[PDB]
Context: bound to proteins that are not shown
RNA sequence: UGAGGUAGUAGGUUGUAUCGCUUUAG
RNA sequence: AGAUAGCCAUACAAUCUACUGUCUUUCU
Numbered sequence: 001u002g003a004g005g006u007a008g009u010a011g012g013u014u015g016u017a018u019c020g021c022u023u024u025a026g
Numbered sequence: 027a028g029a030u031a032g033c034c035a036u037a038c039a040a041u042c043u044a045c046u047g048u049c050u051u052u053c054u
Stems, first nucleotide, its partner, number of pairs: 002051003009044002012041004020033003024029001
Other pairs, nucleotide, nucleotide, family: 007046cWW011042cWW019034cWW023030cWW024025cHS025028cWW027028cHS
C1' cells in the first nucleotide's frame, strides 16, 4: 500500500438540552 | 427558578482521522 461504500472500536470536533464544583453581585 | 467569571461530566445529533473485518469495482 488503487478509488469507494457499509458496521464496530479508539482518539477528537461542532450544536443543542439537562447539569456539578470553586468565587459573589443583588 | 435564578445572575458574574472559571473547570468538567453526562445523554442525543452532525462531521473528520487512524486501525480491523465485511461487500462492489479495478489491478495481478
An RNA with a sequence from Homo sapiens: 54 nucleotides with solved positions. The reconstruction used 1,386,301 particles. The entry also contains Endoribonuclease Dicer, not shown here. The 2023 paper behind the entry is "Structure of the human DICER-pre-miRNA complex in a dicing state". Released in 2023, the model rests on cryo-electron microscopy data to a resolution of 3.04 angstrom. Entry title: Cryo-EM structure of human DICER-pre-miRNA in a dicing state.